[PDB]
Context: one part of a larger RNA, bound to proteins that are not shown
RNA sequence: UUGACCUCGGAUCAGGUAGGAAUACCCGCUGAACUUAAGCAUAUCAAUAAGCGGAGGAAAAGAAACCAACAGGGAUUGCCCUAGUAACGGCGAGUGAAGCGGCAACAGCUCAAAUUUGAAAUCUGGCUUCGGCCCGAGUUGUAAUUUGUAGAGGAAGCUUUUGGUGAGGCACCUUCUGAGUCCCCUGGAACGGGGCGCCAUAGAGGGUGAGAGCCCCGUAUAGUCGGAUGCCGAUCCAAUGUAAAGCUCCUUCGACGAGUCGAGUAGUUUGGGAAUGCUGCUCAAAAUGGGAGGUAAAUUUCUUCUAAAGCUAAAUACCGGCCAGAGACCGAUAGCGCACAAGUAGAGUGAUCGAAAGAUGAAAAGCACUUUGAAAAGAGGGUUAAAUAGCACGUGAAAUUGUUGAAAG
RNA sequence: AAACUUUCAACAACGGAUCUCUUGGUUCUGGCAUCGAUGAAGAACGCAGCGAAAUGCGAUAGGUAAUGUGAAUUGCAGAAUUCAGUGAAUCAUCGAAUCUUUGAACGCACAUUGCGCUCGCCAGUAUUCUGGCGAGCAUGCCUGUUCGAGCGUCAUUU
Numbered sequence: 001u002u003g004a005c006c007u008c009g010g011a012u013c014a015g016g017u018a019g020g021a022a023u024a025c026c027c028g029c030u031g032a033a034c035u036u037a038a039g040c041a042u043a044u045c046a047a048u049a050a051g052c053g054g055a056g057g058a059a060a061a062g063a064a065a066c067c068a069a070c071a072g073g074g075a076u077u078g079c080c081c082u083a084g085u086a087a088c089g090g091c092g093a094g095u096g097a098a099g100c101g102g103c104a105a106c107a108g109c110u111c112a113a114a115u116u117u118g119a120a121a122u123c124u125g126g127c128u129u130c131g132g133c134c135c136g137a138g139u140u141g142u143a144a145u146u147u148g149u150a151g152a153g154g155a156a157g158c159u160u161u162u163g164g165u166g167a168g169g170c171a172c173c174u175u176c177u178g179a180g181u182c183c184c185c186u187g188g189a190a191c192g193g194g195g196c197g198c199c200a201u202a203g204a205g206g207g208u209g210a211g212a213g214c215c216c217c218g219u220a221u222a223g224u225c226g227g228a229u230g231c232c233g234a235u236c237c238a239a240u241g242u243a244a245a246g247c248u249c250c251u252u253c254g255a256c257g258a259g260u261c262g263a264g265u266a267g268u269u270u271g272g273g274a275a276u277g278c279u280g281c282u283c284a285a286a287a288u289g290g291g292a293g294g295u296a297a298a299u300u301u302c303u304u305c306u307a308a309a310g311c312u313a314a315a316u317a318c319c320g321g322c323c324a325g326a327g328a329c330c331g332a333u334a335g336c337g338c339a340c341a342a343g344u345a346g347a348g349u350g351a352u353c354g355a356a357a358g359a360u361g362a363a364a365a366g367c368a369c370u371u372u373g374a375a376a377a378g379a380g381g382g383u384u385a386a387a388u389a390g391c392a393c394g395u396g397a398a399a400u401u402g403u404u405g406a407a408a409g
Numbered sequence: 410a411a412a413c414u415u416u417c418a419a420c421a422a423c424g425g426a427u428c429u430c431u432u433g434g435u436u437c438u439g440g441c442a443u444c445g446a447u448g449a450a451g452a453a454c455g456c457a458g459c460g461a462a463a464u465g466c467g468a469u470a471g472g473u474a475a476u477g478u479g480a481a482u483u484g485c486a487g488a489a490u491u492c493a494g495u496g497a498a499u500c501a502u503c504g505a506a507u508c509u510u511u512g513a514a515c516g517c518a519c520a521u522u523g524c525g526c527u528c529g530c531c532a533g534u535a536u537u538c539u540g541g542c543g544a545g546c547a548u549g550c551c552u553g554u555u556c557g558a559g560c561g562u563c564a565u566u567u
Base pairs, nucleotide, nucleotide: 002564003563005561006559007558008557009556010555011554013553014552015551016550017549018548020444025056026054027053028052029051036043040090066073067072077104078103079102080101087095088094108311109310110309111257121142122137123136125134126133127132151253152252154250156248157247158246164236171229173227176223177222180196181212182195183194184193185192197214198213199203205217206216207215262283263282264281265280266279267278268277289306290305291304292303293302321441322440323439324438325437326436327435329434330433346353347352358430359429366393369380370379371378372377394428400422401421402420403419404418405417406416407415408414409413451511452510453509454467455466456465458485459484473505475502476501477500478498516524517523525546526545527544528543529542530541531540532539533538
Other pairs, nucleotide, nucleotide, family: 001565cWW004562tWS019446tHH019547cWW020449tSS023025tHS024057cWW024318cSS025055cWW025317cSS026059tSS030050tWS031049tHS032048tWH033046tHH034045tHS035044cWW037092cSS042092tWW043093tWS056058cSS057317tWS057442cHS058316tWH061076cSS062075cSS063107tWS063312tWH064074tHS065261cWS065290tSS066304tHS068303cWS069293cWS075314tWW076315tWW082099tWS083098tHH084085cHS084096tWS085097tWH086096tHS089093tHS097271tHS104315cSS105314cSS107312tWS107313tHS112147tWH112256cWS113146tHS116141cHS117141tWW120138tWS120141tHS122142cSS124135cWW130131cWS150254tHS153251cWW155249cWW159245cWW160244cWW163237cWW165235cWW166168cWS166234tHS167168cSS168169cWS169170cWS170230cWH172227cWW173226cWW174225cHS178199cSS178202tWS179213tSS186190tWH187210cWS188209tSS189209tSS190192tHS201220cSS201221tWS204218tHS208212tWH210211cSS223224cWS257308tHS258286tHH259260cHS260285tWH260308cSS261284tHS269276cWW270272tHS286289cSS295296cHS319439tWH320442cWW330334cSS331339tWS331431tHS332339tWS332358tHS332431tWH334339tWH335433tSS335434tSS337342tSS338342tSS341462cSS342356tHH343344cHS343354tWS344355tWH345354tHS348350tHS360364tWH360389cSS361363tHS361365tHS361386cWS362385tHH363384tWS364387tWW365383cSS365389tWW366391tWS367381cWS368381tHS373375tHS373376tHS382390tWW383387tWH384386tHS395427cWW396425tSS396426tHS397425tHS398424tHS399423tWH445513tWS446515cWH448513tHS448514tWS448515tWW449514tHH450512tHS455470tWS457460tWS457471cWH458486cWH464471cWH467468cWS472506cWW474503tWS479496tSS479497tHS480496tHS481497tSS535538tWW
C1' cells in the first nucleotide's frame, strides 16, 4: 500500500411489514369500593366493575415429569354427576373444588441433544425464464436420518410406492308449472249473505274500494330452461425400481432441554390446610437421576410419568357484524332513547345530557262559481257513502267552558 | 222578577283518553366469518331541472362502465325516437372504474386552505428566478445492495 474478518453506521438504495377501527364471545396484566357480617378492621362483595395490552371465527387448552393404589385407567375441551361434598373461614357471615362414572367429539405430530464428511447434498435475491447461471446466506451448521410409542448398527426372510378418465351425487344461483271474477239481494265498492260449480302433494301469508283456496303475487311436489367454479368416487386403461419405506429376531449400544429443578423468605392467590399456583430476592442441583404419590422431618422400600423447546381439527362460548325463521311478548305515556328528516332538534366551556312527534278518504274527488269583507274568513253552492271525515283531518271521554231548556238559593 | 252561584240534559267548544290498526321494538332459534398504509372506522365540504333535511354519491358527484329484466319516472315540462330500441327505470345484479379536504394519516405544521425540499415537462431572454402540470420526500423493524467508520483485528507489501 492492498485485501480480508468482526462490530457499528448512512441512503427518498431493491422488496416488504407494523400501527388505527372493532372488542358480544376469547388470552393476559392491573384492580376497587358500595354491600353482607344486623357495628367493624381479616373475611365477603371479588381473584368482579372501571383501566391497559393482544387475536379469531371461534379463541384458549392439548398429546402426561397426569390420575390413581385398582383386576388399574391413558392428549385437550364441553355437558350430567361427583357436590353444596373433602376442604377453607373473626371455624362467624360465608366460600368450595378434584379423581372415578355416563355422554358429545375424536388425531396425531415437529425439534435440541449423533460426522453427508467419499464430497452444504440446503436456502433468499438478481438475470434468464430456455436450461440454468451469478452474487449472497451458511461449517459459530443449512439439507437427509432420529424424538423415547423409541431409535441406531447388524443379516436373513417377507412386503410397500406412481400417473391418468370421470355418472352424479351433492353443494351455487336462475325460467317455468291448479282451479269462478257464474246468477240474485245489501252496499259507494262484495272480499258479505243465498244458490250453482271447480282445484288441492297447493285451505301458509299478503294485496285488491269490507271475512277471497279458484282476481294477482306467492304457497305444495318434483323435474326442466340454463349456466360459474371446486369436492368426492365406479368402471376402465399406463407403468415401472432406483436406492426410500415397513414387519419378526436377539447381541451391542441407546446422545434426551440449567440461574432451570429444588430450598429459604416476602407478597398475592387458592378448597389446597408446617404453605395450591404465580412473582420478586438469596442459595442453587443430579444421572437410574428427577418430579409427584394432599401433615412437617430422618431411615428403607414401592407405584407412575420423563419438566425446564414447539405445532395441531371437532365437540364449547358469543346475536357485536351479515343474513334468515319464529313467539301463549309489547302495541304509540307500551315496546329500544328512536314505528316519524333520532342519537335528530335542543342544553352545557367541556366531559356529556337528550326529547316530543303514527292514523282524512276506496280514490284529492283537498271545495269550481256567486256574494259580503281591506284581509283572514263568512254565507250560498258543489265533491263524497259520510265533511256528524276540510289537511287544526279515523272515533273524540273527563277535567274546564258557552248557549238553550228545567230547577233551587 | 232578572243578574249571580249550584245541578242535569241537548248542541257547540277545549283536550286527546278509549276502540281498532301497525313498513317498529323485544326475545328465542338457525346459518355464515368478511375492515385498514392497495389508506379503515369517523369528520368536513360539495353534487339534483326545479332541494332545506333524510338517503345516495364524490369535480366521471341523488352518479359512469358491465350484466339481467324488459317500457318507464312522476309533483310539472322534460326522454316519443329510447317503439326493434344497438334498450326506459329514483329497476335489480355488480366482477370495471372515479373516489374532493381530512382522519392510524405519512415532507414540517395547522387556532394558517402556512412554510418547504428533489426530479421531469411546458412558458417567460433562464442549470440558479417566476408561473402552470405531473411524480415524490414519516417513523420503527426485516432481508439484501452499495457507500463507509473503528490500532477491534489478520496477512502481505513496507